[PDB]
RNA sequence: GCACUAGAUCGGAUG
DNA sequence: ATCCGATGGATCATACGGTCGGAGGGGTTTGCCGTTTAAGTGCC
Repeated sequence: GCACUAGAUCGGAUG
C1' cells in the first nucleotide's frame, strides 16, 4: 500500500 | 452446485482471538465479549 486468503441462518430462485 | 433478500434462526475455526454465541452484518462488509486496539502469506 497493491493483490490474494473469510463468509453464517432462513426462505425463495436457477442449471 | 449456484444465485439474492431479510434475519438474528446457527454459528463462519467471520482478517485481534475465541471449543466465541453475552446481539446480531453479511462479501459495494465485519456480529458479541475479553483484552491494548490488532491476522496470514506474496510483491514493489

Released in 2016, the model rests on X-ray crystallography data to a resolution of 2.8 angstroms. This is an experimental structure of RNA, together with DNA, with 59 nucleotides shown. Entry title: Crystal structure of 9DB1* deoxyribozyme. Keywords: deoxyribozyme, RNA-ligase, catalytic DNA, ligase. Crystallisation conditions: MPD, spermine, magnesium chloride, sodium chloride, sodium cacodylate.